This is an experimental structure of RNA (Group IIC intron) with a sequence from Oceanobacillus iheyensis, with 392 nucleotides shown. Entry title: Structure of Oceanobacillus iheyensis group II intron in a ligand-free state in the presence of Tl+ and Mg2+. An Rfam search finds the family "Group II catalytic intron D1-D4-3" in it. From the family's description: Group II introns are found in rRNA, tRNA and mRNA of organelles in fungi, plants and protists, and also in mRNA in bacteria. Rfam links the family to the GO term Group II intron splicing. Taxonomically the source falls in Oceanobacillus (Bacteria, Bacillati, Bacilli, Bacillaceae). It was solved by X-ray diffraction to 2.84 angstrom. The work is reported in "Visualizing Group II Intron Catalysis through the Stages of Splicing" (Marcia and Pyle, Cell(Cambridge,Mass.), 2012). The entry is indexed under ribozyme, metalloenzyme, self-splicing, retrotransposition, RNA. Crystals were grown from: 100 mM magnesium acetate, 10 mM thallium acetate, 50 mM HEPES sodium, pH 7.0, 5% PEG8000, VAPOR DIFFUSION, HANGING DROP, temperature 303K.
RNA sequence: GGGGUGUGCCCGGCAUGGGUGCAGUCUAUAGGGUGAGAGUCCCGAACUGUGAAGGCAGAAGUAACAGUUAGCCUAACGCAAGGGUGUCCGUGGCGACAUGGAAUCUGAAGGAAGCGGACGGCAAACCUUCGGUCUGAGGAACACGAACUUCAUAUGAGGCUAGGUAUCAAUGGAUGAGUUUGCAUAACAAAACAAAGUCCUUUCUGCCAAAGUUGGUACAGAGUAAAUGAAGCAGAUUGAUGAAGGGAAAGACUGCAUUCUUACCCGGGGAGGUCUGGAAACAGAAGUCAGCAGAAGUCAUAGUACCCUGUUCGCAGGGGAAGGACGGAACAAGUAUGGCGUUCGCGCCUAAGCUUGAACCGCCGUAUACCGAACGGUACGUACGGUGGUGU
Numbered sequence: 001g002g003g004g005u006g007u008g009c010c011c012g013g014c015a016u017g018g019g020u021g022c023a024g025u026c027u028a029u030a031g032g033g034u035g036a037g038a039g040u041c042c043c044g045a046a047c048u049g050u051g052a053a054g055g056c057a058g059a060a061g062u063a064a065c066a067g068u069u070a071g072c073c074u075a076a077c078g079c080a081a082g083g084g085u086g087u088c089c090g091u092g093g094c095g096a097c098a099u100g101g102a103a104u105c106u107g108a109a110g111g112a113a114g115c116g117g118a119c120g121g122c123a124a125a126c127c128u129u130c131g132g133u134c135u136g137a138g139g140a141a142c143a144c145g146a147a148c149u150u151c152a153u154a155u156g157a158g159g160c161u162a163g164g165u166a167u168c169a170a171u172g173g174a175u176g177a178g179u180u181u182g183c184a185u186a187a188c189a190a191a192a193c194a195a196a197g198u199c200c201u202u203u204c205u206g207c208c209a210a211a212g213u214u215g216g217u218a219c220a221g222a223g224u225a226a227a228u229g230a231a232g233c234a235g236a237u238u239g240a241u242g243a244a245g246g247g248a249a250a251g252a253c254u255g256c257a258u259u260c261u262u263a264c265c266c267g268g269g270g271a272g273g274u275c276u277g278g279a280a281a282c283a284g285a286a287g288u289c290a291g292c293a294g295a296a297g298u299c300a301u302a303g304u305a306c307c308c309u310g311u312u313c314g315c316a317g318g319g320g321a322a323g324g325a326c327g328g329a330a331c332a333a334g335u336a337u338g339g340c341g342u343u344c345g346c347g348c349c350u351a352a353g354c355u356u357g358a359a360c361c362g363c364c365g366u367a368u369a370c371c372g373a374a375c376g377g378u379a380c381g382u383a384c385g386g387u388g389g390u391g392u
Stems, first nucleotide, its partner, number of pairs: 001188001006264001007110001009269005014111001017260011031043003046068005054208007071122003077116003082106004087102006126246006132237005138144001148232005158183001159224002166217001170213002172200004178193004270289001274285004297326003301323001306319003331357005338349004359390010369378003
């Protein structure tokens, strides 16, 4: 710089998602070797990329490194079932509306289990050692709480951002996780740094060279706040995280077979309330949908659909759905007309009764699906459980 206002309910179905088993084929650039045996160990053209010691700009394409495995993904971007609109046309209704088109938005982080694309990423048992990152809630980081320990911090800890004096060390390029970029968090692009462990030391031009630019620890201040930071112990790390040493170690795809699972897919369902016609009766239309103080009970779809087991197959028997309202057991907060201590000022204790709880912020666990492994997110993702706070 540059970042989620669609959707979200119930029942049923089904992998194109995940296992596991059997079978076949296969594996490190092409090629060679060693060996009983090589996917694993050793050689290794060539091609393609990156690309070199002061700084910047440009040109070489040298040294070196990487990729050319069986294979799996994939950005930008294209396509696109489908969804939306206080607008417009056609068509049908008295109407509510319906339906097709235009216009335009959209097609998302949770099933067209979307299709293409592919900058690019990834790709081998195990063992040891070396890095980085993350986690061990939430909460100014207290109480409360299933939920590490000690400290620091708004009397601004700490991190960044442009300076001016101290004193050292740098300085190419390749490999490479990560960190930071003036503070909300995090991702991406760009930029500066960069761990651990390695590799190599080529050529031109042009400008600038007491030059530049970076880093360390330590003073004296300046500008930034949506608050975290430091240390310990212990875990995690297939985004196949970055290295080093071992390792005759496994990896991959395909076809049956078997199994678990799924929020935008397929089939079904739609109450309450609203709306239209109508005097009503009655007939129609659109249309549900996720926490936030909510136990019993209540109205309705409905004992319907569906579900399990029996099966003489319109068949018992046992369970048994969806949205919205009503209701109020509790709960939370405030309150003494109730009480105990009073050093007589007040201080504490209770909450029957009375009053308020509109909305929101999350976090954790198991399950389950994703973007972006992790962090951050998907309505606290969603469901079920667990637990704090905000306050009209």